[PDB]
Context: bound to proteins that are not shown
RNA sequence: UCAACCUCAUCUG
DNA sequence: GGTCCGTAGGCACGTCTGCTCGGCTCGAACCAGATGAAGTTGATGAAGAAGAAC
DNA sequence: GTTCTTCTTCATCA
DNA sequence: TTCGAGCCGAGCAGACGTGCCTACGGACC
Numbered sequence: 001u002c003a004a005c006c007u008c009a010u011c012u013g
Numbered sequence: 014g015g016t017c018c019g020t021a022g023g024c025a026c027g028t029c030t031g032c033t034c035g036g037c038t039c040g041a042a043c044c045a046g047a048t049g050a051a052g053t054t055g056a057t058g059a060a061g062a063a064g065a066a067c
Numbered sequence: 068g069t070t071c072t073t074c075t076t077c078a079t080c081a
Numbered sequence: 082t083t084c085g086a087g088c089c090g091a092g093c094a095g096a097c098g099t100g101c102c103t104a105c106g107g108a109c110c
Base pairs, nucleotide, nucleotide: 004053005052007050008049009048010047011046012045013044014110015109016108018106019105020104021103022102023101024100025099026098027097028096029095030094031093032092033091035089036088037087040084041083054081055080056079057078058077059076060075061074062073063072064071067068
């Protein structure tokens, strides 16, 4: 020697 | 003795607070997990560049 | 050659 | 959607206290 957060929806036991 | 006047006290009214019932906001609503897909801005104002233009 | 007009593009504001 | 409890307005209701009408007494003319 190395990457965002929100939001929603869909699924899991 | 006879009424009168004044004061005392039973009822009535007002108030004072207290309690007692209805109505109105505020908070909570399982655990773990894996995807994917879409959105993080559109309007206006200013400045600059260009062309023709004159 | 230089002024004026137009268009466009880029940066605040609701 | 409960659902369960605080906050509280309004009401209201009763109870208590104070003011007042009426009886009783004392006191005089």
This is an experimental structure of RNA, together with DNA, with 110 nucleotides shown.
The entry has 15 different proteins, among them DNA-directed RNA polymerase II subunit E, DNA-directed RNA polymerase II subunit RPB9 and DNA-directed RNA polymerase subunit beta.
Primary citation: Chen et al., Science (2023), "Structural visualization of transcription initiation in action".
It was solved by electron microscopy to 2.75 angstrom.
It comes from the structure "De novo transcribing complex 14 (TC14), the early elongation complex with Pol II positioned 14nt downstream of TSS".